Annotation
An RNA, together with DNA: 36 nucleotides with solved positions. The entry has 12 different proteins, among them DNA-directed RNA polymerase II subunit RPB9, DNA-directed RNA polymerase II subunit RPB4 and DNA-directed RNA polymerase II subunit RPB1. The structure was determined by X-ray diffraction at 3.4 angstrom resolution and released in 2009. It comes from the structure "Complete RNA polymerase II elongation complex VI".
[PDB]
Context: bound to proteins that are not shown
RNA sequence: UAAAGACCAG
DNA sequence: TACTTACGCCTGGTCATTA
DNA sequence: GAAAGTA
Repeated sequence: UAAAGACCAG
C1' cells in the first nucleotide's frame, strides 16, 4: 500500500 | 408444477490478524 | 427469507 473482520458514531 | 434467482441505508472512525 | 420470474 491492499484485503477480510470486530467494535463503535449520528 | 416446481425450480432458480437478485438483494439488502448513508457516511465515518479505530483496532486486530493474515495464507 | 421472501417474493417473483424460467426449464